[PDB]
C1' cells in the first nucleotide's frame, strides 16, 4: 500500500433509572506480506 490481532474511545434500540438486545465505528499498540 494491504491484512491480523490487541489496548483505549466512540455508536443505535428497548427502559424511569439501573439495565437489556444489538452495532463496532475513531484512535494508540504489536504482528504478517
Nucleotide at each position: 500500500g494491504g491484512a491480523g490481532g490487541u489496548a483505549g474511545u466512540a455508536g443505535g434500540u428497548c427502559g424511569a433509572a439501573a439495565g437489556a438486545c444489538c452495532a463496532u465505528u475513531c484512535u494508540g499498540c504489536c504482528u504478517c506480506c